An RNA structure (RNA product), in which 54 nucleotides are resolved. Protein in the same entry: nsp12, nsp8 and nsp7. Released in 2020, the model rests on cryo-electron microscopy data to a resolution of 2.9 angstrom. Hillen et al. published it in Nature in 2020: "Structure of replicating SARS-CoV-2 polymerase". The depositors describe the entry as "Structure of replicating SARS-CoV-2 polymerase".
Context: bound to proteins that are not shown
């Protein structure tokens, strides 16, 4: 940087 | 010994 | 926290 | 103070 992952929080849907 | 190109390793930043 | 790209230093081999 | 999907944001 660019992806995806943990962590907390948040909105929306059945 | 210098000066350049590849391959491979280890740091930093983005 | 990992993976990969860019640049940048370094050290081995041709 | 349910179970699921998706999307946001901020941090390893």
């Nucleotide at each position: 940087c660019a992806u995806g992952c943990u962590a907390c929080g948040c909105g929306u849907a059945g």